The depositors describe the entry as "Cryo-EM structure of the Mycobacterium smegmatis 70S ribosome in complex with hibernation factor Msmeg1130 (Balon) and MsmegEF-Tu(GDP) (Composite structure 6)". Solved structure of RNA (23S Ribosomal RNA, nucleotides 2 to 612) from Mycolicibacterium smegmatis MC2 155, 611 nucleotides shown. The structure was determined by cryo-electron microscopy at 3 A resolution and released in 2024. The entry has 54 different proteins, among them 50S ribosomal protein L15, 50S ribosomal protein L25 and 50S ribosomal protein L6.
Context: one part of a larger RNA, bound to proteins that are not shown
RNA sequence: AAGUGUUUAAGGGCGCAUGGUGGAUGCCUUGGCACUGGGAGCCGAUGAAGGACGUAGGAGGCUGCGAUAAGCCUCGGGGAGCUGUCAACCGAGCGUUGAUCCGAGGAUGUCCGAAUGGGGAAACCCGGCACGAGUGAUGUCGUGUCACCAGGCGCUGAAUAUAUAGGCGUCUGGGGGGAACGCGGGGAAGUGAAACAUCUCAGUACCCGUAGGAAGAGAAAACAAAAUGUGAUUCCGUGAGUAGUGGCGAGCGAAAGCGGAGGAUGGCUAAACCGUAUGCAUGUGAUACCGGGUAGGGGUUGUGUGUGCGGGGUUGUGGGACCUAUCUUUCCGGCUCUACCUGGCUGGAGGGCAGUGAGAAAAUGUUGUGGUUAGCGGAAAUGGCUUGGGAUGGCCUGCCGUAGACGGUGAGAGCCCGGUACGUGAAAACCCGACGUCUGUCUUGAUGGUGUUCCCGAGUAGCAGCGGGCCCGUGGAAUCUGCUGUGAAUCUGCCGGGACCACCCGGUAAGCCUGAAUACUUCCCAGUGACCGAUAGCGGAUUAGUACCGUGAGGGAAUGGUGAAAAGUACCCCGGGAGGGGAGUGAAAGAGUACCUGAAACCGUGCGCUU
Numbered sequence: 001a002a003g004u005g006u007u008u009a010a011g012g013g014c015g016c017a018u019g020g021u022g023g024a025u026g027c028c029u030u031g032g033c034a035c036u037g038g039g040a041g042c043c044g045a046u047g048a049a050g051g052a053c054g055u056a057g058g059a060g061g062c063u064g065c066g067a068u069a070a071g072c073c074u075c076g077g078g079g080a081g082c083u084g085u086c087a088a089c090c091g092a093g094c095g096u097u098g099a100u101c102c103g104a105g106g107a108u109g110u111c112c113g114a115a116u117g118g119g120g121a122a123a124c125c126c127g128g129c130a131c132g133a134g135u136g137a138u139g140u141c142g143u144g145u146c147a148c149c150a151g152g153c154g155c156u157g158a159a160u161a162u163a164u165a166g167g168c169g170u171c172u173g174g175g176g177g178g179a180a181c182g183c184g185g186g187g188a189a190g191u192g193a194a195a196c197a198u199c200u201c202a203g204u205a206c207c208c209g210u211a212g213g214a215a216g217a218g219a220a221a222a223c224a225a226a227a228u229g230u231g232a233u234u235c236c237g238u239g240a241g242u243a244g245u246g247g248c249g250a251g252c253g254a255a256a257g258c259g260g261a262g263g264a265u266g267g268c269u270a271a272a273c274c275g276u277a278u279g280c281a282u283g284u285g286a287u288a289c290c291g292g293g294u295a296g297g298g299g300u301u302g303u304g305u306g307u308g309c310g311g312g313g314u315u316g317u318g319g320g321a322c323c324u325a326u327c328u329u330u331c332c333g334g335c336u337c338u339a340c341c342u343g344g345c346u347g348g349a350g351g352g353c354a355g356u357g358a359g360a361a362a363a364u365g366u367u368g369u370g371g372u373u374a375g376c377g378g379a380a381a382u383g384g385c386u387u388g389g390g391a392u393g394g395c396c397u398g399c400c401g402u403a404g405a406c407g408g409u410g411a412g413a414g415c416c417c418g419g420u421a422c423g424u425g426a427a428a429a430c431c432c433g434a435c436g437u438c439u440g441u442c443u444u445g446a447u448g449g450u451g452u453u454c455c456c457g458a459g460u461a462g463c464a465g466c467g468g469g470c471c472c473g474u475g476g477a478a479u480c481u482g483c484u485g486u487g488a489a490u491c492u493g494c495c496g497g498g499a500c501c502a503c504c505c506g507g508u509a510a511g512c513c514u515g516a517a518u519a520c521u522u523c524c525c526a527g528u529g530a531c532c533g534a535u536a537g538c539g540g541a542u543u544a545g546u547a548c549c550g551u552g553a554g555g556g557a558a559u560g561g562u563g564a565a566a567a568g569u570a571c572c573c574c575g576g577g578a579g580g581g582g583a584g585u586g587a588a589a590g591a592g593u594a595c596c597u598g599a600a601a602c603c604g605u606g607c608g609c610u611u
Stems, first nucleotide, its partner, number of pairs: 011611010026596001027561002031532002033529007040521002042177002050112003053066003057090002060086003072106006081094003117126003127146007148174009181212001182210005192199001196247001222230002234261005244252002266513003269457001273311010292341004297337001316491001318456004323451001324449001330349007351442005363437006370431004375424003381397001383396004398415002400404001406418003462486007472498001493508005548555002568595001571582004
Other pairs, nucleotide, nucleotide, family: 009010cHS009011cHS021601tWS022600tHS023598tSS023599tHS024598tHS025597cWW029533tHS029534tWH031537tSS032537tSS041213tHS044114tWS045116cWH047114tHS047115tWS047116tWS048115tHH048176tWS049113tHS050122tWS051123tWS054069tSS056084cWH059087tWW063070cWH071107cWW075427cSS076374tSS078100tHS079099tHS080095tWS080098tHS081099tSS112122cSS120122cSS134139tHS157164tHS157165tHS158164tWH159163tWH178179cHS180213cWW180520cSS181519cSS182215tSS187203tWS187205tHS188204tWH189202tHH190201tWS191200cWW192250cSS193249cSS198249tWW199250tWS203204cHS212214cSS213519tWS214518tWH217233cSS218232cSS219514tWH220231tHS221494tWS221507cSS222506tHS224505cWS225497cWS226504cWS232516tWW233517tWW239256tHS240255tHH241242cHS241253tWS242254tWH243253tHS244471tSS246249tHS249473cWH250473cWW261517cSS262516cSS264514tWS264515tWS266358tSS270314tWH270315cWH270456cWS271313tHS271455cSS272312tHS280301tHH285286cHS285299tHS286298tWS288299tHS290291cHS296337cWW298299cSS322452cWW324450cWW325448cWW326448cWS327447cWW328445tWS328446tWS350443tWW355361tWS356362cWH360439cWS378403tWS378421tHS379400cSS379403tWS380414tSS387391tWH388390tHS388411tWS389410tSS391392tSS402421cSS403420cWS405419tHS409413tWH411412cSS426427cHS426428cHS458489tHH459460cHS459487tWS460488tWH460510cSS461487tHS470478tWW472475cWS472477tWS489493cSS489509cWW532536cSS533541tWS534541tWS534560tHS536541tWH539544tSS540544tSS542559tWS544558tHH545546cHS545556tWS546557tWH547556tHS550552tHS550553tHS562566tWH563565tHS564587tHH565586cWS566589tWW567585cSS567591tWW568592tSS569583cWS570583tHS575577tHS575578tHS584592tWW585589tWH586588tHS586591tHS
C1' cells in the first nucleotide's frame, strides 16, 4: 500500500416460560316441556274476577290480612320449640296450664270495580230518609236504606164516554267474569288453478246470540227390495279415495250394507165424545134439558156459542169415539131436579203399584269404618381392618325383607335420617247410599164380538218464482231448507221408494220431553319420560308481563354454581381510600362473598434465534 474480517436493534418477527381479561367446556339444579290415572266442572246484588290504599316495634319488595287489619272465636290433629321471607341487627316476648304449625266451620272484611243514592279524570267528591250518639244551638259521628229494566199482586183510570196508555205501592228475578269443549246465525283474503272471474282456500280466520257439566240428535210421514229382511238416537272401523261430481281444469267426494260402544223395542199430549165452571148473545118462559113407569113445579142456563178445568183417548195388523151382546177380583156413606127396580159422579176404611227420575212435588226420622277434607305406627350394623378432612370407597363379617321405591346425610347406604312394603285414624262439614214417615195412583174396574156417522195437530202440505245445502257447480234433479204469491183433503186421507205415470211396498208431517255410549281441562291430588339443563327449556330458574319502548292498541328483555360447615381472614405493616404483604381458618385461598372447572379471540413481562 492492496485485500479479508468478527461487532449495533430505535422498533418488528417466530418459539418457549409465566400472568391478566373473558366466560366456553365438563358435572349439576327450588325451573320448564309432553303426557298418564283420578277429582271438580262454575263464580256473582249475601257484591264476583281483578285491583287502589293501608296493616308488624323499627325503611322497602314478595306473602298474609282488612280500622277486629303477618290477624279474632269454636271443634279436631300434633308435639317441643317459636315470633313469614329477601335478611340479618337492635328491642322485646310466648310455650308441657300444650305455643309455632296442619284441617273444618264461623266473625270482621276500608275504597274501586256489573257498581247500582247523585256525580266522576276507576280507587274521590256531594247527599235524602229512619234510628242512635255529641254540643248552650249550628257544625260533627255511627248503623240501616235509597239505581234501572222485566214479571206477578193491590189501588187509581188522561185527552174521553166504554175504557186504555200512564201513575203510585209491594214482593221476585236479571246485569258482570271465565282457558277448552257445544248449538244457532253473519262471513273474508293472501293462496292453488304455473295468468284469472266460475272453482279452491273455506264455511277456515274473525264477529254476533246463547248454554251445560257435557251439548246437540232421538222414539219413524225411516231404510230396504219382493228375503215368511232390519227396526229411536248418538259415536268409532270399513265400504272408499270407490259411485259420482268438476272452466269433467286445479280439485272435491258420499250413502246403503256389514263389525262394535251403549242399551230405556222409553214417556206425555192435541183432536173427536161426556161432566162441570164461566164470559157473550138471544128465549116460544114451553114440551126443552138424568134411562123407562107412578107421582110436582119450572129454569139441572132455556137454547146457541167461546174459553178454562176434570175425565176419555194415543195408533199403522190403522187406531179411538160413539150406539151394541156377554162375564162381571171389597164394605159403607153422600149424590145423580124429586123415592122405588135401574146407568154414571164423589167421600171414608181397606189393599196394591210407584216416588225426587224423562215419566208430579216439598220435606223429615234412623242408619253404614261407604267416601273426601289433617295425621300416626312401621324390621334389620355405634361391626372389624385399611385410604381419607369426612365413608356413603376397598376387603371380611353378620341381620331384616309383605320393606333392595325415591331422596338426604362431609364421596356409590336395605340395616344413620324422611320414608317404602304393610297397617291404622275423624269432633265437624260435605258427598254417597239403605230403611221408614210422607207423597201420587187405582181398584166407580178388566175380559172377549157384531154392523153406520164422527176424529186423528192449517195459512200447514202441495204448486209457482228466486236462492241455500246435499257426491250432485241447474243439470232429466228427486229428498231437505229460507223469503214472496196461491192454497187442500182426515184413512178408497196424506207422505216416501232420485223427473213423471200405474201397481206394490214402507210410514203416519204440520205438538213436547228423554239417561248411557261422545268432546274438553281455568283449577286440585298422585305419578311417568332412550324430553331440556341456564344463548337450551315457557317470554319468565334471578325485581317477569317486571325494567324499558309507544299518546294508544301494543311490543317486551338481561341476570344460576365459594365451602361439608362462614370456620367470610382476629392482630401487625404501606395507603386518604381502593388495593396489597405477613399472620390465621380450611383437605385445598392453584375455593377470598370480583368466589366450582376456567378454552379461544384480545393485552402484557422474561428468555433463545433473527432482522

The 2024 paper behind the entry is "A new family of bacterial ribosome hibernation factors". An Rfam search finds the family "Bacterial large subunit ribosomal RNA" in it. The source organism's lineage runs through Bacteria, Actinomycetota, Mycobacteriales, Mycobacterium and Mycolicibacterium smegmatis.